[PDB]
Released in 2021, the model rests on X-ray diffraction data to a resolution of 2.31 A. Pepper (49-MER): 48 nucleotides with solved positions.
RNA sequence: GCGCACUGGCGCUGCGCCUUCGGGCGCCAAUCGUAGCGUGUCGGCGCC
Numbered sequence: 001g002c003g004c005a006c007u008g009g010c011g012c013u014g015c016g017c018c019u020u021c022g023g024g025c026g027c028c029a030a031u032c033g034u035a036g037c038g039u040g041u042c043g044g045c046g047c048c
Stems, first nucleotide, its partner, number of pairs: 001047004006043001009039004014027005
Other pairs, nucleotide, nucleotide, family: 005006cHS005007tHS005008tWS005040tWS007040cWS007041cWW008032tWS013035tWW019022tWS020022cHS031034tWH033038tHS034036tHS040041cHS041042cHS041043cHS
């Protein structure tokens, strides 16, 4: 550099519930993940 998508973060933008109003919880199944759309990384592992 590239892959895996383990890590599930980050940006954007909405809908409810909580709210010590510091941010918490939720948003069918399929598709990495996500409410959804975008992005392959402080790292781990593999390839050159």
The PDB entry is titled "Crystal structure of the Pepper aptamer in complex with HBC497".